[PDB]
RNA sequence: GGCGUGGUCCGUUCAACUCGUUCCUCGAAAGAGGAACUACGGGAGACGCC
Ligand code: H4B
Numbered sequence: 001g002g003c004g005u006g007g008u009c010c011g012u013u014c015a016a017c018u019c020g021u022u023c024c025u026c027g028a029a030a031g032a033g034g035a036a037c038u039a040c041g042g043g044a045g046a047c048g049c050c
Base pairs, nucleotide, nucleotide: 001050002049003048004047005046008043009042010041011040012039020037021036022035023034024033025032026031
C1' cells in the first nucleotide's frame, strides 16, 4: 500500500441510488420543513488476511 470485519466521528441538502424508498408536519395548491430505512463519500482507531 490492497482486501475483509467491528464499532466511532464527518458529509450528502445542490453527487450516484426512480425525487434513492417510505412516512410525517405546514399548506387551498404550489411549495416548505421533519423522520426512518437504505445507500454512498470520507477521518481516526482495532482485529484478520494479502
Ligand atoms: N441515503 C441515500 N440513499 N441518499 C442520500 O442522499 C442520503 C441517504 N442522505 N441517507 C441522508 C442519508 C438523508 O437521506 C437522511 C434523511 O439524513